[PDB]
Parts: sequence; C1' cells; structure tokens
RNA sequence: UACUAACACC
RNA sequence: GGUGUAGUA
Repeated sequence: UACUAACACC
Repeated sequence: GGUGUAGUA
C1' cells in the first nucleotide's frame, strides 16, 4: 500500500 | 443470511 480470507461470532 | 477480526502479498 494493495488483495481475499479459515475462523468463530451474531 | 450477516458481521467482526484476521490472513495473503
């Protein structure tokens, strides 16, 4: 500085 | 259905 993201939460 | 925060370079 740019990008999308397992988690869990609601 | 949604959010938070995080993850990535």